[PDB]
Context: bound to proteins that are not shown
RNA sequence: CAUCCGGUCGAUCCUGCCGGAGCGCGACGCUCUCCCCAAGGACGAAGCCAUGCAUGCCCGCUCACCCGGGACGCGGCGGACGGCUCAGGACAACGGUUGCACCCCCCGCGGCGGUCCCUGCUAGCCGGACACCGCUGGCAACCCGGCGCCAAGACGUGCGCGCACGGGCGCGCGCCCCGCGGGCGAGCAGCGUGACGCAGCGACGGCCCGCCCGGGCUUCCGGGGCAUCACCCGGUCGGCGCGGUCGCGGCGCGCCGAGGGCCCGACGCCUGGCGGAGAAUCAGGGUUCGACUCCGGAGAGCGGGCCUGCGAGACGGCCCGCACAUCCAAGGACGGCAGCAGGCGCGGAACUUGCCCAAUGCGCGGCGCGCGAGGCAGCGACGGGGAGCGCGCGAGCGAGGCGGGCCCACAGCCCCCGCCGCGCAGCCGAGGGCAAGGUCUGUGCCAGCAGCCGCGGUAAUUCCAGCUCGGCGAGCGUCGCGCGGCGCUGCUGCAGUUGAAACGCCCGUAGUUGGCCCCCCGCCGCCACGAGGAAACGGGAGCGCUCCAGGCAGGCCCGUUGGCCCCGCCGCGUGGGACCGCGCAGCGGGCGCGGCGCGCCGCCGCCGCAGCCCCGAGGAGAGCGGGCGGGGGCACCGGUACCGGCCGGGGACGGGUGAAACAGGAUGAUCCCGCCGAGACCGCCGGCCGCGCAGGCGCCUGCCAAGACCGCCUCUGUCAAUCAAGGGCGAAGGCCGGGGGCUAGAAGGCGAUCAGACACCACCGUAUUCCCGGCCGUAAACGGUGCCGCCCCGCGGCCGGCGCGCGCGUCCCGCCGGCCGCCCAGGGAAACCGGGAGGCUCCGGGCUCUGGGGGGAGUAUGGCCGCAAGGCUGAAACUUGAAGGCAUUGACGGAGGGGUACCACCAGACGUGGAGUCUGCGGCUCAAUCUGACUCAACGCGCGCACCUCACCAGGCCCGGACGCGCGGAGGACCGACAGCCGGGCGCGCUUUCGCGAUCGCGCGGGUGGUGGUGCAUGGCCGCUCCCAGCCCGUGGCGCGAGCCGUCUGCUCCAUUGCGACAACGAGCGAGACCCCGGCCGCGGGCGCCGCGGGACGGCCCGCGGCAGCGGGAGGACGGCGGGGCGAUAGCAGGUCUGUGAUGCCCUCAGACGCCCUGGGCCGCACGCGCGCUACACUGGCGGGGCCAGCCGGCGCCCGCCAGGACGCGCGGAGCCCCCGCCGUGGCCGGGACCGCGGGCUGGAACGCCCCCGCGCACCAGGAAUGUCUUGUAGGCGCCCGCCCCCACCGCGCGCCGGACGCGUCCCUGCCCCUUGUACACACCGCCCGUCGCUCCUACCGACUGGGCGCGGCGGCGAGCGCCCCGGACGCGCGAAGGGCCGCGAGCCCCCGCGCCUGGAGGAAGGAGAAGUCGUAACAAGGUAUCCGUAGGUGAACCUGCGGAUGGAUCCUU
Repeated sequence: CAUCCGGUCGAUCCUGCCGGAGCGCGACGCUCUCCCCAAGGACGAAGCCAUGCAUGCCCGCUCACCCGGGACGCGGCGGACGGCUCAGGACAACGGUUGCACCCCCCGCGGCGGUCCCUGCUAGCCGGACACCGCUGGCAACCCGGCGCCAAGACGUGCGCGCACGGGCGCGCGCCCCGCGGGCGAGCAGCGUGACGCAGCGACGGCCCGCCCGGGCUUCCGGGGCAUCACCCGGUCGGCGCGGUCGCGGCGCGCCGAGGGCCCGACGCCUGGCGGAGAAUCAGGGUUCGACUCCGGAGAGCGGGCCUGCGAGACGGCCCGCACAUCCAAGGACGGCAGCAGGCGCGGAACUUGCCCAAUGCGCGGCGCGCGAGGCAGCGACGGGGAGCGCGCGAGCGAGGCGGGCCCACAGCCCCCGCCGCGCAGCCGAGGGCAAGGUCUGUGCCAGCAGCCGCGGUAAUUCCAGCUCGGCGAGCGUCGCGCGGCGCUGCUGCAGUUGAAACGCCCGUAGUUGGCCCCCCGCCGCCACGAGGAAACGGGAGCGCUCCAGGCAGGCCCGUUGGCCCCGCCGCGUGGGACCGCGCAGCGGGCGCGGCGCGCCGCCGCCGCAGCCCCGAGGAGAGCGGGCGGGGGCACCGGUACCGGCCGGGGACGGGUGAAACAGGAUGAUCCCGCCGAGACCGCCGGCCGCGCAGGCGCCUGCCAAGACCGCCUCUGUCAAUCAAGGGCGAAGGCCGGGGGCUAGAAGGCGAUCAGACACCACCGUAUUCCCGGCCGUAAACGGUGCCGCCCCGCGGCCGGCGCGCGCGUCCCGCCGGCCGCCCAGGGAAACCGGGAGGCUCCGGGCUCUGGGGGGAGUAUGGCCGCAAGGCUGAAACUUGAAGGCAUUGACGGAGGGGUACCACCAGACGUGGAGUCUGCGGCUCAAUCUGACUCAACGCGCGCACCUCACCAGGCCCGGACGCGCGGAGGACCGACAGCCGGGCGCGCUUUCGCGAUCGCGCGGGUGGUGGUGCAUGGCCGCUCCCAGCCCGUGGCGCGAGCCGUCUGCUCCAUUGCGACAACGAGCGAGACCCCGGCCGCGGGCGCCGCGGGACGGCCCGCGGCAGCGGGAGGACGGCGGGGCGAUAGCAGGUCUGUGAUGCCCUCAGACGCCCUGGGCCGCACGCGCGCUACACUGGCGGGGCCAGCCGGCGCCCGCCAGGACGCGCGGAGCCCCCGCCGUGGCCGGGACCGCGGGCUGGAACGCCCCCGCGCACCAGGAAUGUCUUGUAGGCGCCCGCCCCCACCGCGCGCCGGACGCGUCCCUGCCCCUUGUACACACCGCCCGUCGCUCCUACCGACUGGGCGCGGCGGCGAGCGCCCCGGACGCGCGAAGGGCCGCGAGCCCCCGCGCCUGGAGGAAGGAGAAGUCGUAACAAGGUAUCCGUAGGUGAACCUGCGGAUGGAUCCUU
C1' cells in the first nucleotide's frame, strides 16, 4: 500500500444487516499444447494390517578354509542418532532470560601419569572356560538339548614408589563488617592432620583432570475458552530429622505446626488444544491459523514394569496386565507400518508392494560397505512460473517422431545437433449489481432460472434452444473456510431521546480514576542507546536460469561474493528526568581512620541547623446564622360528601338511559328538614408552585429527628468521582394473617345491545380498595436521555436565600441554588436538542451499565430468590429479507373546521315499484335461439331483425389463389350447356354429346379476404374521475433530499371569482371569455321575415362593508350562473379490434373462419329485473259542432264503412281546451289486454302493419323501497324526423296548456378546500390479529431406582518385576527351581461422587408451505384512544378492575 456497489418505499433520507466485489487453500465439475518448478491419505480413524524392505560395520582371535582371499562364531563399536506422527499435555509444554557455590556426560581433544598389601607371584608377563565346530539328537513348527574339543586386545586372577590412593570420613580462616590470592560478586577450592577402605587398572597403562558436545533440572517474564465454574487444596503449605537420586527439592518417609491459593477470576470443567520459528489477509491498527520442512516437546494399540548401556523407564529390546490378532501337527508357538511402498476401514479428500547409496550426510576402523535416511525416476491441473494455437504473400518453426552428442548409480527429462518436421482451447455468462443482443425459437407461474434484487401467468432483455457478443484464459466454473470488505466488534474507531440498547432508585467493598503544588536524589514506571542470544523466512545488495518462477551463484575475481536488517530479546547494562506512582524517621561535629580505607553501632547539648506546618481547590467533610418547602414518622382532630339508620311532613311514581329495561315505592318511596353512626377522602385555593434518593408528597398539621439552599476573613486538609460482589428502598396489582368495611368495584349475576356477544351502556355485587405486621420486587418505575466535571448567547418567567443601591417600592440591580419556556451559532437521518442531544472523522477528562438484522425467545436448561404469583440470570437447534426510525406526497377517517350541489335533502311536485302490455337484460329451451356489457358510468344502450342486414344455424354453389418461378399445354390450357334423372332447386351434379378457346392447368414462394379472437398489444373516438375549480412553469427563497413557497387556515363569489395581506415576484392553461339561439329596438332589403348592428354594465338609488362585494329598491323586452356548444391537468388496463383501405400479434384460407344462394334464429318462454306506454273513471268516457300550433309544412277529383285504390295537379295546418248533449258512481256507458271471422296495403315473399264487425283480462290508486325536477318549470297534450319495404309504447326534436312551493341549509347521498391522524400506497372493497383446520421439518420434556464411557475417592484383593532372607538342583561355595516378607505396581471387585455420550413409549411446543375456517383485536377518535405493570375471567383474537404513561385525539383559560 487508506476505494465500494445491488437489496425495506409511491418516492426520499436513515439505521440495519443481506448479497456482490478481491485474495488465500482445500474438495468438486468440465476441460488441458508443451517446458520448468512443486504440495501430496494431517484435517472427530495415534483405526487395523497381508507382502517385501527400513543397522549394520569390522576382525580382537582364524586350526576350518586357505595364502592372508579369508568366512563361522565370540570380540569391539553403533543400533538412544535417523525416519514417522501430533495422541496426550492449559501456571504444563513451548519461546526469550537465568542459575547449578545442587549436579551427570561415551566418542573426541589437550594434559597428569609413585597404586599399601600379610603376601602370593609366572610377571621374560598368568589362569579356566567356553562358544564355533565336530559327535549323537529332539520338535509339526518355533526353538534348542547333551557329549567331546579348542581360541581371543573376551573374561577371571596378578607383582606395582607410604604426596601409596577412588570413596566416605573426624579435625584444621575468623572478633562489628568491608576491601590479596589458586581463586570469586560471595568459607569456594585444594590440601595438611589423625583414622578407615583396599576402589580402580594389570597380563598391549589407565587410573584420572579439564575443555567441549549434549542432557538433568532451574530463575524470570510471556504463556486458550468458560462465573449456567466463587470459593479451593489437604503432601496440600511451612519447618525438622533421615532416606533416595547424577543431584536440589514433599522427591518418599516419620515428626512438628498451620498454612498455601483466590472478583489482578483462584479452584473446577471443557478443548474437532502440540508449542514457537512462522503462515494467510492486508493503509495504519488489527484479525486469523499454527499436522508437515527448522527447533523444542510427547508418544510409538493401551496401561504398567525392566535390564543392557556412557546415555533408553527403548517398544524395527525384554517382561506382565488389558484388548485385538496370526502360525498350528492342537501339544504349543508368536505379534505391533503414528519407518517406506502397499492393503483395508473411514472420509468430500490425498502418490509407485518403483530404482540406488554416487553425491547429501551418518554408522563402522585409514584403505568400502550399510542406510524405504537421503537421492533419483513414476503418478501428480495442491499450486507457482515460462512459452503456444500463428504468421507471411508465402516467410517460418516447436509440439512431436528418429538416430546421435551429452546427462545420469544407470536410465531418463532438459538442452544441443542432423533428418523428419502432424498449431493443437476451453469454461462461465449478456435485465441490473457486473463486462456483453430494444435478434429468431420453443414454453406459458409449467419447466426452469435466480449468491441478491428479481424473471416465467401465451408478444420472457432473466428459462429450453439457435445466432451473436462479453469476461477470463490451458485454464474456467462450483462448494466449504480464513482475511479483507465491516469504523457490522470500534485501542486507533461504534452506538444507547425516538432504529437494538442508561440498571426503578440509593449507599457501597474490590476495581478504575483521581486539583494544584517542592525543580535538582532514591526507587518507580517511561523513553532513548547499547550488549548478548541459529538459520530458513520477510525484506534487500550483487548476479543474465535463453526469459522467468529460480538459485547464491559466478567470474579471467573485496582475501571473488553470498553484505545488511528482522531471534520485540517485557531479562541485561547505560544515560535522562519531563511526566507518572510513592519515601516513616531532625540532621550534623567529635569521640573514630579507632583490628590493611572505611563505614555501622553507641557515647557525648556538643552549639553547628532558619533545626520542624506548601497552601486553603468556583473538590469534599464539619460549624454557625437566618429563612425554606404537599419532604418523612408518630400523634391529635375538623369538614362536607357518598352510604346506612331514626323521626316529622306531604304525596305518586322513583330510578336509569342514547333510547330502554332490571331492581326501589300506598308496609307511604322519591322529595324536604331535623338528627344519628360508621368508614373512606382531604375539594375550589392547587400552579411552565415547591419538596423528597427515586417510588412519591395536601384537614387541624401539635413534636420528633432530618435535608438541600444561601450567607461567612468558622473549621478540617485530599478526607474525592464512579462502581462489580454486597446492602437498603420501591406505585399499583397481588399474597400470608389479623383489624376494619363507607365508597367505588377484577369475579360473578342480571337487564339491554347485537347475527353472536357471555363486550362496550344500565343495575346488583365478592375479592379488593383503608389500617397494622411480614412478603413480593415489577410499571411507558419515561426526560423513553446514567453519574462526576469543564467551558458555552440571547430573551424572559417562577421559587429559596444574599448583597448593590436608590425616596422608598415585596421597586430596581446583581450574585444566584434550583424549576422552566424560546433560540443564533453548533449538532443530528430528521423530528427536534440548544441549562445539550453543543464544544466530534478537526473523532481521546474520568467511571459504571447496555446493544449488534429479524423471529425462535425472555422460551429451553441449570442456578438463586419467593408461601405462591412469579422475579433475577439466560441459550441452542431451526427459520428467514426485511423488521425498524424520522420525514414527504397521495389516498382514507364512524376526525375537526369551512363551503357547495333537486344525478343531495328541506317545503313540495309528478312519478316508479302493485295491473295489463312494449322493449331491453337475466335464466331456461332449441339445429340456431349471433353478440357486446353488469353500481353510478350495463339493462328502447351499440338509432325500426320477414329477405338483405347477419355476425348464428340447417344446407347448397362458387373462387374472385393476384403476380413471379419451375412445369404442362393449340385441336386444344380452360370451361360452358339440350334432354333425362337425382337433388326444394342451379349441366350443382351425373347418363351423355353439342358447343368452347390460352383469358390460362399443376407444383412452390407470395397473395387475398374475413361482423373470426385478443380493447390486458393499440391508434382514434367517447364515457367517467370532474354541477369541479383545478392545474402549473421561469427566476428567487427553503430543506441532504423526496418535497414545499408561489399555488393563501383571512374575507367575497358560484367559480384558484375577486379583494386584502404575505419568500415570493411575474406569467400561463382551465374558469371566465367567446360562440349558438331567444326576447327587445332600430337601418336596409325583398318571393321567403332576414341580413347588419346597437341594448345591460351590478350602471342608478339606498344601507352595509378598506375592499371584493352583499341585500333591498327602481328604470327597462330583459337584472344580477338562459335554454345550449367548447369543455384544463393527471388518469382509469371503463367501453369500442363487430364502423372502415385505422391497426399489431394472431386465426382461417378452396368440403374457407372468402363470398353468394335458399330455408329457419335473434321476436323462441315455468319465471326474476331495468326503460317505457295504457289504465284504474264523472276535475271522466261518449261525440256533435266551434276553433289555435311550432321543428315547420303539398293537394285535387271520384270509388270505397274503412283500409285503401284509380286518376290527374301543384299545393297547404294539431291535440288539449271551448260550448251543447249524453252516461250516472254500477268493473258500469271506465280499461282495452287477449282471442275469432273478414277487408286492405308493402314486398319476390308475412311470419309486418292498418281497418271493420265482434271479444271484454287484470286494473277500483299500488308494500319495502325508490327516480327526476324550482318559469313557461313539473305535469298534461298533440306533432315531426332518424333508423324504415311495412311498422314507435323508442330516440332526437318541436310546439301548445300551465301550476304546487322553496328561494334555503348541510340532515342524509356526494363533492371541494384546509387542518390533524394513519401500520394505507396493488391506496379502506386498504391493511390486518388470534384460536382452529391440513402438510412438512427442527429442537424440548420424558417412566426407564435408563444404558454405556471416562475420571477421582473408599476399603478389599492383586499380574509382574525387584531388595532382603529360607533354600541348595547343581557342585568348583558360584549359587538354580521354588518360597517368605517387604518395596514398586498394571489390573480386578466394592461402594460413593463427577463429567461425557446417548436410546426412549408418550407429552408439549415452535418454525415453514398460494389462494381453508370463526370472528374482527390493532392501525383513521379504527366505531370502547392506545399501550405498560399486575390480577381475574374467557371458542378465539380479547374483555374487565387498579395504578401508570403519551409513543394521544390536549403544548391553549379564576